[PDB]
Context: one part of a larger RNA, bound to proteins that are not shown
RNA sequence: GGAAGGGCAUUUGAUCAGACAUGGUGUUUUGU
RNA sequence: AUUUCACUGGCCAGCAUCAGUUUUGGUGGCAGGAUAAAUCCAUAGGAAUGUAGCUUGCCUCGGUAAGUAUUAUAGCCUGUGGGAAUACUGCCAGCUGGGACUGAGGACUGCGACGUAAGUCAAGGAUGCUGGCAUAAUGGUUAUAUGCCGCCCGUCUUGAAACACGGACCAAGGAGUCUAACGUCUAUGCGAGUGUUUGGGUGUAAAACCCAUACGCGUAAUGAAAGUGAACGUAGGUUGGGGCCUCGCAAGAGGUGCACAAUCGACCGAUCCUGAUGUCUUCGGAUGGAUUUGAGUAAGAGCAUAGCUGUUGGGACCCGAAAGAUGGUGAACUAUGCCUGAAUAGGGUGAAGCCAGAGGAAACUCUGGUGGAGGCUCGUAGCGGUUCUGACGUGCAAAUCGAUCGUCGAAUUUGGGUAUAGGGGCGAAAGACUAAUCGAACCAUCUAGUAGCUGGUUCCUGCCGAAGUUUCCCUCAGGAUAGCAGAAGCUCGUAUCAGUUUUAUGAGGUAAAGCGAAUGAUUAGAGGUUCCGGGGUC
RNA sequence: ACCUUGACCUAUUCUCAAACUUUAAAUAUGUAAGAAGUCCUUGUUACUUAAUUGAACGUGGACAUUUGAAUGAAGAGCUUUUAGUGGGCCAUUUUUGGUAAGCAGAACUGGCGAUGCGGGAUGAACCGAACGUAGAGUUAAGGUGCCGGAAUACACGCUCAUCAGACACCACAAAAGGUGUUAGUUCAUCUAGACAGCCGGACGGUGGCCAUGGAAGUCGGAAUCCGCUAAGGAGUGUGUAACAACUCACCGGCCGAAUGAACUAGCCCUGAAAAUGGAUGGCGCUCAAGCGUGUUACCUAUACUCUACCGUCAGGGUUGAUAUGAUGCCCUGACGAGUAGGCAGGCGUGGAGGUCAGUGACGAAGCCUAGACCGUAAGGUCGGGUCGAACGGCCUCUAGUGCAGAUCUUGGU
Numbered sequence: 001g002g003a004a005g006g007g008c009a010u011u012u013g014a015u016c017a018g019a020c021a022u023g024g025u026g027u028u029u030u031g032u
Numbered sequence: 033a034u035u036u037c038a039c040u041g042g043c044c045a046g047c048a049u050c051a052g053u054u055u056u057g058g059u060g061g062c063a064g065g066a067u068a069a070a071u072c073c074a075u076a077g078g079a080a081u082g083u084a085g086c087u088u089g090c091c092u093c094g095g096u097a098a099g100u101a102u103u104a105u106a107g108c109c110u111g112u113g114g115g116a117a118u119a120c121u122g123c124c125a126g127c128u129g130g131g132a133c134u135g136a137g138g139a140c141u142g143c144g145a146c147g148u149a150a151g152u153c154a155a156g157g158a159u160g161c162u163g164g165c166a167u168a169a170u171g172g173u174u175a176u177a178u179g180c181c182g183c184c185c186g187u188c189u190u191g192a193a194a195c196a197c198g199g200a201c202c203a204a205g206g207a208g209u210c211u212a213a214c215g216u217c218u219a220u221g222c223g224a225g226u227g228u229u230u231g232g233g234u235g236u237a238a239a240a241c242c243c244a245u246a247c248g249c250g251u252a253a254u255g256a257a258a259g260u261g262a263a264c265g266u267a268g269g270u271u272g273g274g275g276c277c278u279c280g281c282a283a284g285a286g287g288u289g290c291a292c293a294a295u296c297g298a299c300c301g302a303u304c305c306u307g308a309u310g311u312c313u314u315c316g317g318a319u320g321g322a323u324u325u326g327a328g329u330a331a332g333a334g335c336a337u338a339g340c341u342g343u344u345g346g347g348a349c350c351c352g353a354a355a356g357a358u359g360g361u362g363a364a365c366u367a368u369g370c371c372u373g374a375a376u377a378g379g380g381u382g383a384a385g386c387c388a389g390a391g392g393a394a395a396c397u398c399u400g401g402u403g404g405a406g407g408c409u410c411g412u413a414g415c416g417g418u419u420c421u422g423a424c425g426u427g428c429a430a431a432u433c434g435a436u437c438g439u440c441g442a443a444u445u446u447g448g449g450u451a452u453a454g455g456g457g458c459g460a461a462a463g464a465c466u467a468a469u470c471g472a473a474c475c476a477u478c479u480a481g482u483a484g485c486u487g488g489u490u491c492c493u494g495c496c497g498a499a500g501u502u503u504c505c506c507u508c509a510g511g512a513u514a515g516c517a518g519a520a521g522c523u524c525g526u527a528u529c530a531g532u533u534u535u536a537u538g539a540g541g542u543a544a545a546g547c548g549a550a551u552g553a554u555u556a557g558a559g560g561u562u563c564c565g566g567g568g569u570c
Numbered sequence: 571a572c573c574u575u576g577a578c579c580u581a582u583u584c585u586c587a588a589a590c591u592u593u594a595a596a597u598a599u600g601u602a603a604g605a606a607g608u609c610c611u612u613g614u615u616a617c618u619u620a621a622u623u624g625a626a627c628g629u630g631g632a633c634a635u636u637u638g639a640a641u642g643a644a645g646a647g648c649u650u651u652u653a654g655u656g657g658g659c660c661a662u663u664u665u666u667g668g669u670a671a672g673c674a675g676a677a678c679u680g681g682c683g684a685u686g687c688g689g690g691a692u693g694a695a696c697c698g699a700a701c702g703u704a705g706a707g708u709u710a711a712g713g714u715g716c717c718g719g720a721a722u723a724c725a726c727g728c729u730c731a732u733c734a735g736a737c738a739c740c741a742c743a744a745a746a747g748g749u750g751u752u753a754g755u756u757c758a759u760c761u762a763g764a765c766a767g768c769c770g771g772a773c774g775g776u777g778g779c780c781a782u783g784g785a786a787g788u789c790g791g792a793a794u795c796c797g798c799u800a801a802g803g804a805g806u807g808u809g810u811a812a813c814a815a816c817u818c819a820c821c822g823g824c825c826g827a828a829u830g831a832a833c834u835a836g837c838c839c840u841g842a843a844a845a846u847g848g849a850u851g852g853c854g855c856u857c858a859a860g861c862g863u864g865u866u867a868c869c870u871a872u873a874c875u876c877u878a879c880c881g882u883c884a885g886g887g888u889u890g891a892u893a894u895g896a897u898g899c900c901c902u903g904a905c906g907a908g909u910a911g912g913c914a915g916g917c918g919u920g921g922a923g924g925u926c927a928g929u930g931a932c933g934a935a936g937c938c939u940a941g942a943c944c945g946u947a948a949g950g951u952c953g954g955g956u957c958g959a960a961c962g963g964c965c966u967c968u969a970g971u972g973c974a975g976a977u978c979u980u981g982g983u
Stems, first nucleotide, its partner, number of pairs: 006181005012175005042165008050135010060124005072114007085100003144153003184199004200983006210346006217339006225249003231243003253260002268296005275288005298329002300326003303322003310315001349488002352485001356478006367452009376442001378410003381406001385402007414439003419435002422433002454470001456466002491916006503512003515655002517652003521648004529642002532640002534603005544593001545591002551587002556582001558580004607633004612628004617624001658682004663677002666674002687698003702879007712869003715853003721866001723865006735855001746840003750837010767824001769822003773797001775796001779791002803818001807816001880906009917972001919969008928961002936956004941952004
C1' cells in the first nucleotide's frame, strides 16, 4: 500500500470544566 | 472591633477487618458395598509357558539334552478359612489458605448469637488506618493508531447489499385537512326534561348580558293500514348477587337484598282463535286462549356543549392517466380546386404533310430529299430523393452534408390571390396531410375528471402487539364478514377454570394384518363330473 | 360302456388391493370425577298413570372441612368500540400429482415473515438461545495445530490414496469389482508328522462309435458298465491334411508348522468425464491436525445465577396537621424482543388570552463555533465570534405545526 465513512476499547497528540474556599483551637493578629 | 490561622473531600491509590457473590487449593471425621473385591496369613487340591533334582541324548568344559519329576536348591493356579487396609460412591449445622467482582441503604425499631447480668457481635447492605497529587494528574471532547466487528438508505416483497426501482449535491416549500350528518367512549351542565344566540331586548357594539312564543329531541309502543295502546300481585315468583342489619372473640348463622345475570310468569300492540249482555239483525266485542309476532311495559334517562377515535358525502392524505364534453382559433406548413403571373442549355431519334426520281403490261411498288411530330430519348437550370443501409448522429441541421441516382416541355415546376375547418376538410389512397401536433389538430373551460393501480407521506421515548385464514361478492392486484390486535373499562375477589395428567366410560376402521374368511385379482399341479362338445375303435 | 387339449366340483398351493375385508393398534378425540350434590318425609299441576303411578319444580330435615382424583391457576368473569391483515414462505413427520425439481397441492406442530445474539466460514427458516443499561460467575450449540479464545490432551484400534479424508440441514454419488490391509463366519487337510519346492511311474480287447469318408489320446454324447482296487478314466490341454509329450482322488525324499476353500464387513483403491484459477473456510496435516470410540481438562452468547441502576406493571404503607405538595413521599415483588397496527407520556414551530410590573441599542432576533453543561431521546442551557431591533419563561387557547426520499416544486451548486 485497490474507496471512504461507523461501533466497543484503549495508546498517543491537541483541547477543556470544576474542586483544599469546609464550621473551626479561637485570635501565635493587624484595620482592637 | 475586622482577624493570624491549627482544624477537611477534590483526584488516584495501598493495607487490615467484614458483608454479598464466586473461583481455586490443603486438610479432618464419618457411612455403605461380597460390612468392597484384592494384597497378606493358614490350609486342601491342582497343573504348566514344569523350579530343584534324576536319568538319558550325550563336554568346541553355566551347557542344552527328552523324558521323568508336582516344590524340592523358583514359583504359579483354584477352593475354603482369618483379620485388616485402601479404592469408589456418599455425608458433616468439620477446619483452613490463595484470587476476583460488588459496598446498594443511611437515626432507632427486627431476628439472633456470645456473655450470670453489664454489655459485646461477622446478627434487617463498609468500615478503619495510611500515602501521593490537588492538576490536565484522573476524567470529558476531539483527531489519529491498533485489535475485533460493521454491505446503502427508502420502498414493494415469502425473500434486497442486490445484476429490483427512487436517490449527484444543498437551501426553502412539500402530503389524513375542513364541513354536513352520525356510532362508541369520556368530561360538563341540568334533569322528566332539555336546547338563550331564527328572532327580540340591551350594549363599553360582530363581544358580554337578558328573554317570550314556538320548534327539535326525549318522556309509548305496535300495525301495511283503519286502529288500539302498557300494575292480578308490596310492579310478581325462583336462583345467584355487593353493601347494609342482627346474633357471634372468631369461624359462621340468619334477615334485607340495589345494579347485573339466568329463568317462569303478568301487561301493551300485531297475527290466529273464542264469541257475553245488547242490537240500526249487522253492528258491537265482553270474557278466555296461543310451540306465533314487536326495534315494547314492568317506580322514567334524556337533552345540550366539548374532545379523541371511527363512518358517509364532498378535490377528501398528496401527485398521476388512456379518455369524455362545451365554446372557440388555425390552409404563413401541407392536401386539393379555382383566378392571375412567371420559369424550363445543348444534343439524339426523325411521325404526318410536301418535292424530285426509279421500276412495272395493270394492280401497284420502291429510292432520295424536305419537314419537324411525340404525356419519345441523352443531358443542364429546376423539381425529386435510389443506393452507399457513406458522413453526421449531445449534428451545420428536431431530417442536414457528400457521392451516386429519378425526371427534365408537361398528369411540368413555382410566386401571389382565393376556397374548403376537426368526426370536419382534403386525399392519383400512405390512415397520408390539415403550422416540428393526426387511426380525429390546436386553445380555454367543465377539471383538483375517475383510478380496486405505482410513488411518497415530516419529532422522541414508553407499553401492548398481528395477518396472509373462514363465508359471500362479474369475487381472483379489491371489498364485506368472522378470526387474530389495541384501547376503554365494568361486575366481582379465588372462582362455572386449564392446548396437562390420572381414574372411569365411549366413539373411530387408519398403520399393521388377512386371503386353505366374503368381494375382486392371481401361479401350479392333484383327485372326481362328457346325456356338461373331448379329435379315438365297436 | 377309455390315459390323452376343455368347463365345473373337491381338498391343496404361490402372490396382492386408494376406491376389498373378519380382526385391528399407536397417536389424536367425546363425557364424568358432586353443594345447581346426595338422601329422607310430603306439596303443586290443566301433563302422565288402572291407580294415592310418575314427570318436572318445590317446603321442611340430614350430610364437616379430604364438598368426593392429580398439577397449576399468573386475579376470574363480562361488555363496548376500533386498527392492521385477508399475496405468504421454511423445517421434521404424514401425504397427493409428477421421472423429477430450490416444482405444484394438502395435514399436525414448530419457525421465518415481524428477530437481533452465540454456532453451522459464508446463508430468512438449521442448532443453541430469544434481547432494558452494566459488573462478576457459569454454561448452551460449537469448538481447543496456526489463522483463533481454548489440551500439537490422554487411551485402544483402523487408513498411505501417481484423482486420501476431514462433521447433521449441506452444497451428491451408484450397480459392480480388488492375494491392498484388518477383523470375523463356516467347512476341510495337518501330531501317520499339512500345503508349495527338484527323481521315477499309468494296461487288454473300443473303429459292438458319430457317414469301416479318419474319434487309435482327450471339441457335445448308453446307468463312468469288465480283471487287477501305491497313479491306472471312451484322459488334463495346444494337437491333427491316421502316427508322441507331462499329467490329476496320487505314491514314495526332507527340511519341520501350519495350510486350503467359500463367504461376511471396516478403511483404502477401481468404477469417478467440463468448460476463467480455487477452495475439508485457509494454511497445512499422515502412530494426524484423517476415520471409529472412550475419559477428562479447557474456551465462550444479549441464555442461566447474584448485585446495582432505568422504566413498566402489580400489591401495599403514609393525616389525634402526615413540620400546609396524598396525581406527593415511601415499602415489596415481578417483568423488559418486535414489522403492520393501537394507545400513553413528552420534545419542537407560527399565532391567541393571562402572567413573570420577564430580556434588550451597556446589544433583541438570526447566523458560525472537532468550547462547556443538562436530558435515554425529541431537545434544552451557557460561553466565544458576527450582528443591529425586537424577543422569551410559565399556565392555557389555536393551527396552513416538524422531511431524506415522492424520475417531488422552485432556486442555487
Method: electron microscopy, resolution 2.2 angstroms. The entry became public in 2024. Solved structure of RNA (25S rRNA, nucleotides 420 to 1442) from Saccharomyces cerevisiae, 983 nucleotides shown. The entry also models magnesium and zinc ions. An Rfam search finds the family "Eukaryotic large subunit ribosomal RNA" in it. Its family is annotated with ribosome and structural constituent of ribosome in the Gene Ontology. Its Rfam clan is "LSU clan". It comes from the structure "Hypomethylated yeast 80S bound with cycloheximide, P-site tRNA, and A-site tRNA, messenger RNA, PRE". Among the 74 different proteins in the entry, which are not shown, are 40S ribosomal protein S11-A, 60S ribosomal protein L15-A and RPL11A isoform 1.